[PDB]
Context: one part of a larger RNA, bound to proteins that are not shown
RNA sequence: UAUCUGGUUGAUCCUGCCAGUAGUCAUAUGCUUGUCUCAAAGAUUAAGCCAUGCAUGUCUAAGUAUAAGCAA
RNA sequence: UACAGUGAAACUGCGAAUGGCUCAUUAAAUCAGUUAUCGUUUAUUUGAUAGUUCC
RNA sequence: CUACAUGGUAUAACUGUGGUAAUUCUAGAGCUAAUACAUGCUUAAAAUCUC
RNA sequence: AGAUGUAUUUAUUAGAU
RNA sequence: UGAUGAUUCAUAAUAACUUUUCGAAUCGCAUGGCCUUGUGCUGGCGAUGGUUCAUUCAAAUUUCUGCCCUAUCAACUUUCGAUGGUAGGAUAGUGGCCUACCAUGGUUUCAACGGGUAACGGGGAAUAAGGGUUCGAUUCCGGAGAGGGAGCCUGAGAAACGGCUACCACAUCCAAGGAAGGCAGCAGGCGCGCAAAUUACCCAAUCCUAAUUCAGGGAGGUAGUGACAAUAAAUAACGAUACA
RNA sequence: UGUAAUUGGAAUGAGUACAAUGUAAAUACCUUAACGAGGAACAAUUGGAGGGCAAGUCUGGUGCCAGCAGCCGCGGUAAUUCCAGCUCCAAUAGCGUAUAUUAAAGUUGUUGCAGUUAAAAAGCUCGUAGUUGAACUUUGGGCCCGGUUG
RNA sequence: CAACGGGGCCUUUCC
RNA sequence: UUUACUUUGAAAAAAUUAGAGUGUUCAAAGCAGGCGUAUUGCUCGAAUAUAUUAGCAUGGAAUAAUAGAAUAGGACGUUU
RNA sequence: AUCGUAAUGAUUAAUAGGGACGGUCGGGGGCAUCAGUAUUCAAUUGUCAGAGGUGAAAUUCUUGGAUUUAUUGAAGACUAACUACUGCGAAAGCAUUUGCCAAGGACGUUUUCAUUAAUCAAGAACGAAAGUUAGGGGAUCGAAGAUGAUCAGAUACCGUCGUAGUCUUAACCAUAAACUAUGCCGACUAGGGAUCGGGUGGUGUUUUUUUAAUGACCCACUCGGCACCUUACGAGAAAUCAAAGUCUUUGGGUUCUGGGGGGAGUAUGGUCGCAAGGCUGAAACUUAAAGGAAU
Numbered sequence: 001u002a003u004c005u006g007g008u009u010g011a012u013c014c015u016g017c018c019a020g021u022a023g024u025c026a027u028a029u030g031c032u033u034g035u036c037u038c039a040a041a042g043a044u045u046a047a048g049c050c051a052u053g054c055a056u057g058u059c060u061a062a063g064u065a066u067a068a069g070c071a072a
Numbered sequence: 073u074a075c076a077g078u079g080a081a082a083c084u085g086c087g088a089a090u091g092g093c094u095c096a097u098u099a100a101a102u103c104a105g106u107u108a109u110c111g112u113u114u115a116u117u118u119g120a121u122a123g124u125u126c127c
Numbered sequence: 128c129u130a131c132a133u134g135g136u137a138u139a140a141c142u143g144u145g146g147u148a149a150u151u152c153u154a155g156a157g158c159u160a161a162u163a164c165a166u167g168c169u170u171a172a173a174a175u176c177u178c
Numbered sequence: 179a180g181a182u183g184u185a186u187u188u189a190u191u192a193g194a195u
Numbered sequence: 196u197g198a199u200g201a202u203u204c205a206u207a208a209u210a211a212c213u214u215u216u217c218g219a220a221u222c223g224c225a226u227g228g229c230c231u232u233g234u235g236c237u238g239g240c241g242a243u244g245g246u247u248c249a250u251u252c253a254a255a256u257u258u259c260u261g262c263c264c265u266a267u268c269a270a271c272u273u274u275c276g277a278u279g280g281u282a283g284g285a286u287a288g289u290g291g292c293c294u295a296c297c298a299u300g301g302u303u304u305c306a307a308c309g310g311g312u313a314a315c316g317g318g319g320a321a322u323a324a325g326g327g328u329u330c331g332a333u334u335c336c337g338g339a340g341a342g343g344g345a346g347c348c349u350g351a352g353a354a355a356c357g358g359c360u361a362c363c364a365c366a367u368c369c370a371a372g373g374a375a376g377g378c379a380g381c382a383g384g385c386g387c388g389c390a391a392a393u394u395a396c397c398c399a400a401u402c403c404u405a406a407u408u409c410a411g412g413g414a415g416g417u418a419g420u421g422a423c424a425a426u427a428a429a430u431a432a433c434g435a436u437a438c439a
Numbered sequence: 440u441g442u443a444a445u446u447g448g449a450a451u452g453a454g455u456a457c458a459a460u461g462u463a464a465a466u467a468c469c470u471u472a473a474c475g476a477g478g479a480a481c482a483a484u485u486g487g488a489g490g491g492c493a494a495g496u497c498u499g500g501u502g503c504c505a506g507c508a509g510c511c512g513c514g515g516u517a518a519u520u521c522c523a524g525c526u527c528c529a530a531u532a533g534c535g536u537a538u539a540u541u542a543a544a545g546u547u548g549u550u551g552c553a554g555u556u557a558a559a560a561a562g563c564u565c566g567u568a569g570u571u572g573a574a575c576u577u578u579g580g581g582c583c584c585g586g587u588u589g
Numbered sequence: 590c591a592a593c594g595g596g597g598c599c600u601u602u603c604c
Numbered sequence: 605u606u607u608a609c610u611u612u613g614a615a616a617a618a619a620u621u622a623g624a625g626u627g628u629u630c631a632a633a634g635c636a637g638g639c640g641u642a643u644u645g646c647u648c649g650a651a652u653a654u655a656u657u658a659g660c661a662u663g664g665a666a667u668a669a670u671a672g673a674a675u676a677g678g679a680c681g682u683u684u
Numbered sequence: 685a686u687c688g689u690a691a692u693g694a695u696u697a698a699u700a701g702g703g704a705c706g707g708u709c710g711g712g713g714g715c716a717u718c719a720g721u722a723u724u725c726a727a728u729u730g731u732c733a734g735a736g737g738u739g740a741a742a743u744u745c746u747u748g749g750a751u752u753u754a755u756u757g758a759a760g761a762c763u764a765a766c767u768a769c770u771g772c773g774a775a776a777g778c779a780u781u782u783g784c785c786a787a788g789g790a791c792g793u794u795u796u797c798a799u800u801a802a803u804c805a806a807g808a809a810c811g812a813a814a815g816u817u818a819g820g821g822g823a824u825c826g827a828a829g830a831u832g833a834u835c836a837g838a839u840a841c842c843g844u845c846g847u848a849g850u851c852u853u854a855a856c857c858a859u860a861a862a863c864u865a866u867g868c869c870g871a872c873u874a875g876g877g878a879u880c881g882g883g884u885g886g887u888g889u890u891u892u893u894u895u896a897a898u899g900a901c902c903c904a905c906u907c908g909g910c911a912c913c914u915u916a917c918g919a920g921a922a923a924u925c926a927a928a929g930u931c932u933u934u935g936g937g938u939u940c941u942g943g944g945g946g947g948a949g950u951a952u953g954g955u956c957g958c959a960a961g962g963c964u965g966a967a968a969c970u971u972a973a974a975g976g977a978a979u
Base pairs, nucleotide, nucleotide: 004020005019006018007017010979012977013976014975021542022541023540024539026538027537028536029535030534031533035427037425041420042387048385049384050383052382053381054380057086058085063083064082069078070077084406093340094339095338103261104260105259108256109255112254113253118249119248120247129220133165134164141157142156144154145153146152175181176180177179183217185213187211188210189209190208191207192206197204221242222241223240224239227237228236229235263311264310265309270302271301272300277299278298279297280296281295282294283293284292315337316336317335319330320329321328322327342363343362345360346359347358365376367374368373393418395417396416397415401414402412403411404410433447434446435445437442438441439440452481454474456471458470484530485529486528487527488526489511490510495525497524498523499522500521506513507512545934552942553941554940555923556922560939562810564808565807569803570802571801573696574695579600581598582597583596584595586593587592588591589590606669607668608667609664610663612661613660621653622652625635626634637647638646639645679689680688684685700800701797702796703795705792706791709788713785714784715783716782719763720762723759724758725757726756727755728754734745735744771778772777815856816855817854818853819852820851825849829845830844831843832842867938868937869936871930872929874914875913876912879909880908881907882906883905884904885903886902888901889900890899918925919924944971945970946969953964954963955962956961
């Protein structure tokens, strides 16, 4: 939540765009930033390159135990 | 009076094909809704199921 | 001619001997198992076809 | 006397009206 | 003599055929009954494994219809498969999927084919009287990829990349002999840029995996950074004196 | 009802912090011992004040310079527009700027535009695709049953 | 009772 | 006969959107929660609508299209 | 196959369209043919000082007689007056006569077919002028050029010449303010008077053929056409508009085109053309107006 306004002219009515206006889980940036709740977050350009560390291991009563393993 | 508990290591089994990330490719492709398998494979789970083997 | 149950055709781990500067590299040697690997019987009975 | 479980492959038969 | 809308379906039977498929030489716990009480005969609850079928989780193909811009793309495909037929091979299986022979088909102004996309698709998002316009890399679903390609092993399932093999491009150790790689996982760094955070804690929740109540899980959760965006809403309130 | 540096008693959270809770261990929130307002300095900003568009014919400065200004414009020695002070306005823990996009845009128009002169009717006719295409075929009586509202 | 909907029979017709 | 069209029904995952209920202290949210007690606990919910393309099933037969018997090679039948 | 049944079985004939037919109509087209004066030139011809041209001049011609006059003749173009708010054609266009060739609208029709239609991407035909190529023709006028003048300059206007061209044939080109700056088809919505073509009617006027009749005219009506006048219910920004109306009470069908001004009909690619160029056709960038109508 069916709305417009400014700008061509001495003035007029138009066409017509420019400008304004409002929203954006729409990005970025400037200034500012006390509180509570919530929490997007290297997508855009470079599926560009990557140091380092971690991200996939797993055993019961019930596959195999002579650990020179522990335990009473 | 074999070990019997716990149990590193290893063998075996299972998993690692899930997850997570990204959006580069891709314009009848993917995808969405709708169909088909009387066109197939399917660990696992669940249910059923194996008296027949010997030269 | 094993089923009161077969084999190493088997080996890991482990012990010991090492190579390499270095990798979750592995060699040689000595054991040892299985729901690994490889084999392998027992269940009649009833029952129809072929010769 | 043997053959007839199941699994594989082929061929054949039934799986009716 | 069952089922389907429908079958050469399910299933059965016959004759054969197999580099042999299965038909437990497995494990735990309790021990019982009968008994010639013996190395006796039976016997419980399970675990694991196993053929086929069904089921489930799936997968692979598959019907119909629907994609943005472009004709300063009008013809395209077809020798090297394009469209169809037969046979075969291959596949898990249908199918030009591939092979051999054959036929000359197949698509197109109802826009084929070609080109662009600063295009992954959708569920959805912003704005919206109605009709619309624009956006959708991104919390769910589907696809695809793991530097680019290709090939493949294992496995039920991968053309896997925190698997392997090769080439390409990068790029790392070295004692120069060799050896080793893949952050578009989580952090983190460089670069690029207008443009985006911790090399933190933990499996307590959600769930997942495994032989599995126990282990693991940067999946996930917790906190850090954080004016992305959204919610609520401190920065004062009330008297007395003097005037209007 | 308002007025100002005339004053007082209250109120409290922003923090800080014993504890407890919350947590896997914390942090924080919730709850609380004590502390923690007086120009309550514990001090709100960001943009504006010609029009659009809410808010100054106030003061100083500069003098078509510097600058502002989305647009129209403002500045050339009396600037409501710049640079400042004061005052005022708007939104306010936010506010401004750039870009993209949506509404506004009936400036893409199917709804729903325009084409004499503002941009736009092809010089003219034919013609395939496309789009579109005259009228006509069971109408009208009747008898019923029967649901919904009143 | 009124309105509005629906179904069925004939009427040269059938559902 | 063949259609288009239109009705109705099943369908079109969840989240998201509208929307019911519910004092998260309000709200955005969330799907919670509520009832009197000294229990050895009772109980309401986590609705509802929507995607109007395409497919499926279904009623209608106006509108618009399509086809019939013309050299009859036409229709019907219970006749040979 | 044969039998029987039967109402045995083709909708109108669109103020849609196509076709036939009838009498017409037209400056519609093509081919041939004919004519007209004029212009220019030529021959002959009389006379003699200028003629020409302009606002005024000058260039130019001129006692080899210019200009003017007369008689002839030729060439090419054009088609006056009639000629109009008149006709025909798709448009561009089309105007002397006659003949030939085909074509066409309108009207009339108790003819015929029966949806065959409307508009149209692609694709085609025609398409003023100028221009291109090659022949022909080349009177006139006349891009260029030459020239006289004007002028400050004036290789502009004006004057005198003059090439191409102007005409034609055979090919190209495909563009114009190719204009009504108004797509085409269909329906409806005011009043009026003219006019073109066809048709109908009249105790009509006139024209004679012999009763009547054609033609021309007058009146009324009608279809179709070029238009016009008045008013606008209506429309529009207005100018104005019988469509530019039946549009916010917005939908009859359909084609094409535009989206602020420039850059720009440019670059690029394509295509056509011999060329000139045509068709198709951007963007970067720039800019707050440009523009319409009216006061």
18S ribosomal RNA, nucleotides 1 to 1144 from Saccharomyces cerevisiae: 979 nucleotides with solved positions.
Primary citation: Milicevic et al., Nature (2024), "mRNA reading frame maintenance during eukaryotic ribosome translocation".
NCBI's taxonomy places the organism under Eukaryota, Opisthokonta, Ascomycota, Saccharomycetaceae, Saccharomyces.
The sample was in a buffer at pH 7.5.
An Rfam search finds the family "Eukaryotic small subunit ribosomal RNA" in it. Clan: SSU clan. Its family is annotated with structural constituent of ribosome and ribosome in the Gene Ontology. A reference for the family is Yusupov et al. (2001), "Crystal structure of the ribosome at 5.5 A resolution", Science.
Ions in the entry include zinc, magnesium and potassium.
Entry title: 80S S. cerevisiae ribosome with ligands in hybrid-1 pre-translocation (PRE-H1) complex.